[PDB]
Context: bound to proteins that are not shown
RNA sequence: GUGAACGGUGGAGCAACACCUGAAGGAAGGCUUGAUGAGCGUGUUCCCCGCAUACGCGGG
DNA sequence: ATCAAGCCTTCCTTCAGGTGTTGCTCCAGAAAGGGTG
DNA sequence: CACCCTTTCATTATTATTATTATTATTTTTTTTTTT
Numbered sequence: 001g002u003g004a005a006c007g008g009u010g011g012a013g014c015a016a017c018a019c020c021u022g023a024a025g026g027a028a029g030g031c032u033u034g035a036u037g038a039g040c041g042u043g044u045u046c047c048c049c050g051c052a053u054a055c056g057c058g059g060g
Numbered sequence: 061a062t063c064a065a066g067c068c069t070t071c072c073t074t075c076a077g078g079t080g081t082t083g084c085t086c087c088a089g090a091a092a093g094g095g096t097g
Numbered sequence: 098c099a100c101c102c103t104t105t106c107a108t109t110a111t112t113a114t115t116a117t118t119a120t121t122a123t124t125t126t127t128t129t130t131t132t133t
Stems, first nucleotide, its partner, number of pairs: 010087003016081003021076001023074003029068003034063002047060001049058003092103003097098001
Other pairs, nucleotide, nucleotide, family: 013084cWW015082cWW019078cWW021022cHS027070cWW033064cWW034035cHS048059cWW052053cWS089106cWW091104cWS095101cWW096099tWW108109cWS
C1' cells in the first nucleotide's frame, strides 16, 4: 500500500398443438365507315401593294 | 391520301368480440466428528 | 498423520420493482481494354 489485494452467476430447458376467406354476383345496353374534297362556264389591258426610285421588276 | 377518332354507371356486402399452459426451480456454511488408507 | 466426509445453528418476516415504452422507405448514367 485506493477500509486494500482474490473471486465466472453458472448450468438444464421446443412457444407448442388444433383451425378451409369463402360463400352469393350477366360486362352490359344502344349504335349504316363512305362517305369525301376529284372529271364539267368565261376570248384582253382595267384596279391597288411593295422593291426601286421609274429603265422596270415582282402580285392582289 | 381522311374522318369519326366512345359514350354512361357501375366505384361492394356480411363474418372474423381467438381461446387454452406457461405465471420457476437450485446454491452460493463452515464447523467438528469418525472412519478411512 | 494429513486429508475426506456428514450434520448443527437462526427465526427475519414483507417484498419496492426501470413505467422505461416496442418492427422502414437511399444513387444513378461511364466509354474502357489490347483477347480469341